[PDB]
Context: bound to proteins that are not shown
RNA sequence: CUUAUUAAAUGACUUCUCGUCAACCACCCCUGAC
RNA sequence: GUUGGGGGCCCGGUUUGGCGGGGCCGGGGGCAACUGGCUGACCAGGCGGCCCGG
RNA sequence: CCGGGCAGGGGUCCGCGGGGCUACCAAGGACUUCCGGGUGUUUCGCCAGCCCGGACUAUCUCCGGCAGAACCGCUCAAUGCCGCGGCCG
RNA sequence: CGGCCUAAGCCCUGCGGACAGCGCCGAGGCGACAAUCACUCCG
RNA sequence: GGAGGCCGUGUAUCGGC
DNA sequence: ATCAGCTCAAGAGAAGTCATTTAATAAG
DNA sequence: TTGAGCTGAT
Numbered sequence: 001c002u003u004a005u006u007a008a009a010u011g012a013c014u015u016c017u018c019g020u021c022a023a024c025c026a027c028c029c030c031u032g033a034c
Numbered sequence: 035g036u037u038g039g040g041g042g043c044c045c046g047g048u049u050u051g052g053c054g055g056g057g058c059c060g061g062g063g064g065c066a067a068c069u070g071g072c073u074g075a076c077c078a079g080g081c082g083g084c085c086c087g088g
Numbered sequence: 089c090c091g092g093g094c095a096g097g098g099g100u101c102c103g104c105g106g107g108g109c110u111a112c113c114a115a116g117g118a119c120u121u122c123c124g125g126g127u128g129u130u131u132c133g134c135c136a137g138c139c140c141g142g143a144c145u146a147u148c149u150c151c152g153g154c155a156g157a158a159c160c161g162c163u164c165a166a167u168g169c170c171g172c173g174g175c176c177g
Numbered sequence: 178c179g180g181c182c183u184a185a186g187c188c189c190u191g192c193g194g195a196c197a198g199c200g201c202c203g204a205g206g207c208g209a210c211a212a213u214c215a216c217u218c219c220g
Numbered sequence: 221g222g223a224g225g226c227c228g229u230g231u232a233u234c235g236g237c
Numbered sequence: 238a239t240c241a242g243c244t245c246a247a248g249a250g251a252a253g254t255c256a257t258t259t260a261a262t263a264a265g
Numbered sequence: 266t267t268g269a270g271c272t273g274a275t
Stems, first nucleotide, its partner, number of pairs: 001265018019076004024071003027042008043062007051163005079202004083094005099196011116151003121143007131209005152170004173182005216224004227235002238275009
Other pairs, nucleotide, nucleotide, family: 016161cSS023072cWW041066tWS041067tWS050052tHS050053tHS051158cWH078203tHS084095tWS088089cWW097199tWS110114cSS110184tWH111173tHS111183tWH115186tSS116187tSS118145tWH120144tWH128136tHS129207cHH137202tWS156166tHS157165tHH158163tWH170185tWS210212tHS226236cWW
């Protein structure tokens, strides 16, 4: 100094997706006027 | 039964080599038993392709 | 160039199939090389990262598949197997 | 070393399916600024 | 308002008394 | 009408592959 | 790591 092996550090692409918030529909339960 | 207020929630385990749905098991908290479908948002914004009007 | 907008035509992956080509200065493209652009709190300015265009194909950088595999979706899991050439002179 | 052939390799492309509903980037590091006037100890 | 050495270009822990 | 003391909530993960810089050791 | 809500005080 080129290449390789082991081990750390922390950067990238991709797939799958949690978490948060809001509106509507369908079903179920407590409770109220009739 | 017509109509009106509110709720229909969480946590752990398990099936997999593994992660997320789902199906099961168990408990908490209510005391009321415990859920589906579908749409939109999670930088403020910036920029490109094409279209329409001026 | 101001206002409004997403019709068209593009991007990726999977299954089956076809045409042309080649065995590593390969086949010939681009997450290669060079130049340039978009984005990137801002008072002003720079950079990292991502993405894109033109020019070549740069003093060389890179290019696959099956099983395990399931209640579903994804995944090169551990492991096992194949391809990375064959044949002649 | 050379020649021929051929792919699970390279370029292009057909029909169907999946993601999107026109695409890309946005939560990262930093330089400069003269408004920077000091330290004790007395009164 | 002032003090906390003078000199070697009013730098100096280096040199000079 | 506005200063000061005290309080509150706040985004996170599996897998595939790949890439630098810095050790200790190889082999050339 | 920082903007914002609420209360007591003058």

An RNA structure (omega RNA) with a sequence from Desulfovirgula thermocuniculi, together with DNA, in which 275 nucleotides are resolved. The structure was determined by electron microscopy at 3.1 angstrom resolution and released in 2022. The PDB entry is titled "Structure of Desulfovirgula thermocuniculi IsrB (DtIsrB) in complex with omega RNA and target DNA".